[PDB]
Shown are 922 nucleotides from a PDB entry: RNA (BETA CHAIN OF THE LARGE RIBOSOMAL SUBUNIT 28S RRNA, nucleotides 627 to 1548) from Trypanosoma brucei.
The PDB entry is titled "High-resolution cryo-electron microscopy structure of the Trypanosoma brucei ribosome".
Among the 76 different proteins in the entry, which are not shown, are UBIQUITIN-60S RIBOSOMAL PROTEIN L40, 60S RIBOSOMAL PROTEIN L18A and 60S RIBOSOMAL PROTEIN L30.
The organism belongs to Trypanozoon, within Eukaryota.
The work is reported in "High-Resolution Cryo-Electron Microscopy Structure of the Trypanosoma Brucei Ribosome" (Hashem et al., Nature, 2013).
An Rfam search finds the family "Eukaryotic large subunit ribosomal RNA" in it. The family has 88 seed sequences and 107,465 matches in Rfam 15.1. Rfam links the family to the GO terms ribosome and structural constituent of ribosome.
The sample was in a buffer at pH 7.2.
Context: one part of a larger RNA, bound to proteins that are not shown
RNA sequence: GACAGUCAAGGGAACGGACUUGAAGGGCUAAGCGGGGAAAGAAGACCCUGUUGAGUUUGACUCCAGUCUGGCUCUGUGCGGCGACUUUGGAGGUGUAGUAUAGGUGGAAGCGCAAGCUCAAAUGAAAUACCACCACUCGGAACGUUGCUUCACUUAUCGAAUGAAGAGACCAAUGGUUGUUUUGCGCAGUCUUCGGGCUGUGCGCCGUCUAGGCUGGGCAUAAUUGUGGUGUUUCUUUCACCGCCACGGGAGGGGUGUUGGUUUUUUAUCCUCCUCUCCGUUUCUCCUUUUCUCUCUUUCUCCCUUUUUUUGGGCGUUUGAGGGUUGGUGACCCGUGGGCGCCCACGCGUGCGGAACUACUGCGCCAACGGGGUGGGAACUUUUCGUUUCUUCUCCGGAGUCUUGUUUCGAGACAUCUGCCAGAUGGGGAGUUUGGCUGGGGCGGCAUAUCUGUUACACGACAACGCAGGUGUCCUAAGGCGAGCUCAGUGGGAACAGAAAUCUCACGUGGAACACAAGCGUAAAUGCUUGCUUGAUUAACGAUUUCCAGUACGAAUCGAGACUGCGAAAGCAAGGCCAGCGAUCCUUUGCGAAGAACAGGAAAUAUGAACAAAUCAUACCAGAGGUGUCAGAAUAAUUACCACAGGGAUAACUGGCUUGUGGCGGCCAAGCGUUCAUAGCGACGUCGCUUUUUGAUCCUUCGAUGUCGGCUCUUCCUAACCUAGCGCCGCAGAAGACGCUAAGGGUUGGAUUGUUCACCCACUGACAGGGAACGUGAGCUGGGUUUAGACCGUCGUGAGACAGGUUGGUUUUACCCUACUUGGCUGGAGAUUGCGAGUAAAAGAUUAUCCGCGCAAAGCGGAGGCAGUCCGUUUUUUUCUGGGUCUGCCGUUCGGUGGCAUGUGCUUGGCGCUGCCAUCUC
Repeated sequence: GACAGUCAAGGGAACGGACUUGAAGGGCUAAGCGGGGAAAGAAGACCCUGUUGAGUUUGACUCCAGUCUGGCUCUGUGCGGCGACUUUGGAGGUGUAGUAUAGGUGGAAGCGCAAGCUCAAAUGAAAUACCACCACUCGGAACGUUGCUUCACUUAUCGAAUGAAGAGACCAAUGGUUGUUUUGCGCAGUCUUCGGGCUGUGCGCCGUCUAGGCUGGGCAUAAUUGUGGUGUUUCUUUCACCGCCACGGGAGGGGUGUUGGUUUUUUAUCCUCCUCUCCGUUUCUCCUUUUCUCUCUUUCUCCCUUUUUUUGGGCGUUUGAGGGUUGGUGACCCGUGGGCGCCCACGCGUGCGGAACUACUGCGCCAACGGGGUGGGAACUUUUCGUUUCUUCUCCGGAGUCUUGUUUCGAGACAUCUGCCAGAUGGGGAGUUUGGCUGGGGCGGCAUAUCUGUUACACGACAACGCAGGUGUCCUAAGGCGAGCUCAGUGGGAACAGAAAUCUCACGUGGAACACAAGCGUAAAUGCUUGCUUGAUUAACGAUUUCCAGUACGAAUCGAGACUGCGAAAGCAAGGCCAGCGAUCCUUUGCGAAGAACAGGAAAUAUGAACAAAUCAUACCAGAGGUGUCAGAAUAAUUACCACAGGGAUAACUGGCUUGUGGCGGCCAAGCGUUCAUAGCGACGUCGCUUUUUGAUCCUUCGAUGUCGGCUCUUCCUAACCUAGCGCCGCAGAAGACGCUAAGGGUUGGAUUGUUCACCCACUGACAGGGAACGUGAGCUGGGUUUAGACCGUCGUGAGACAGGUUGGUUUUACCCUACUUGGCUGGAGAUUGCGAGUAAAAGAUUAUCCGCGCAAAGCGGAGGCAGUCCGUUUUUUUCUGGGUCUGCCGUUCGGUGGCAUGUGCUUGGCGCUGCCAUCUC
């Protein structure tokens, strides 16, 4: 990817690949290529429209979530205020003038003990004794009720809090009015024959029951006085003790295989530490004298006396010491203990319930617990009894116990929103809506219902956001009727008074004047003035017209009936005539009473459905109540965050008409220009002309023709700036100026500025102007442009806006057709034959034995042979034997061969070629 595929001019949907006419193109392509194909590219997002949308906004319309308030309620319990009740009627009524009681009403003319006032006076604003009273106001308990209210309370609720861990009952000598309560009294009452029975009410009553520290009192306590006495500080005190009274202890020896000493020692000690006195048991050994008794020597005497007498000697028998072994007081000392009685408290004593420096910071208390009473045993007791213990068991206790009453607090009869209504508030949200008109939308304007005059063609009808104007009311007369009267306007007079007063004559076809816009009309009126009125009335209200849909309203027209008015009368008179006005829908206003009923009695206004009577409500009917977007929807914004459907029926580019507007020229020529119409100008005019202006117009284009500028790059146009060359000069030169002819040629760098334009600087022969879809994005680029973000200023209530400012902000596709460049790369038509003669000069209307030469003449020259061989004519009107090949045969040339010279010419001394000669061959 309709189908295509070369241009051009022409037309034309006013910019064609297809059309007209021209012009091109007598094959085909590779690689390119990016003009075109109003390429593609994406049912234009801009723009307009759409009884199409949304996102967003807001004092939209119209709700709503929401917020609040009230009302009501759950809701008790009190004690107490205000209300509400009607009850005796009390506090409870003087203007002027009635010397007088003044809302005043009325039976009231007498009344009574009197008698005052009356009556029967009398005034004023309104009048009373016999006196019955409708006229305010407060005032109360009684009137028990009931309403709002205090503030009482705590039990609903409600807040909090906790594994619901000490509510109350504890404080003074009590409570408990908490009771409950046997019981009492009071009262009162009752079921009940007086009596039994029961009771209530009121009060009083005893009367269970908790709370059990501390201060005072009394007292046991002996003492002592647990504050007494001692010890001790400087002061009693303190401090220490003691008291009075308890309890339990005081180690003493032990510690070395000896080893001395010391051991009694083969046993043990051998250094340390390191309570006692007194009293209270047994044996052995030793044992001066004192004291008691015995014996020997009996000397002396004696011839033969010893027993009996001598100092002296011997033995025992006295008060003692030491060791071993047994106890205890008492004692001081040690160590431990002791304040701790009971009762009352109560006869006008109490808050009664164990944590310490931490006084400045400073961590270690916890599970397993006593007493009683029972049962058994133990232990012990004589012992049963009983003591004691143990066992078993059981109970109870822990600055309480108890408990109708709540876990505690808190709160509280209101907050609680008890919940439910009611209202306010309420863009927070909701939902919707947010004309038309129109040379685009917007705006403005109203051309939207309208009236007028004009446009508008001498019927009729006719558009514009044409021209010029109006209407939303006005007016009880500005209506209506008569009669009367006559203007606009002009003159002349007439104190004041002149222009303008009035006065007055006198004119005067309305030129006025007639509620009004406008227009019509119109003069003894239609006007205007007066006079009178209500017809601006009421209707079966048909009939009628206009606009016209032959709808409508609106608005008009014509009768008829009333009833009025007016008038002499005809007559008029249904609000000057034309604008000045309003559906359905709804509301409302008005519509028979009166009568006659038998059975409708004009034959008597409708309904409200089972029937009554009564409201109430509905009717029928004619009105008013409103629409100007005027046939008649309840309606704000904003969007550049945006949506959608379309529309080129519509803006925004090109293009298209035009050419106002600009831009260019004349003509004309007044003037100018020393002189000076025209060097050069050119006023005043006044025609031209153009379209790189700008406007106008909306044809086309919205299922798309890629916005600025600029860069690049071409080409073109000429109204030539520069260049070539002419004409003029108010050109002497100089320089410029003017014009022609001329577009072939040329025609800039910066700066600043998006630019454009602008504009300096600078260069320069010169710095002309244009055209090409405002040439020029499948070229770039993106600074310009116009989204979104974002700032400001303004504006905006607002969101938002802003053609304000500002700033940063996605620029695609060729491989195709065509077009252009190079690069390759292929023929001929066709006709009697596309059936065939393969430019035409050819030289005469010439094909024959030749050629050459010669315009051309005329002419000329030059021009091999020979035999053998096939076939056969003479003929574009004149060969003349030809034709014809095959051969043969003979010879210029060549061709080749070779050689010899030479000329010529040339390289890595080779390559290259000619002379002549000869040969060779042909």
The structure was determined by cryo-EM at 5.57 angstrom resolution and released in 2014.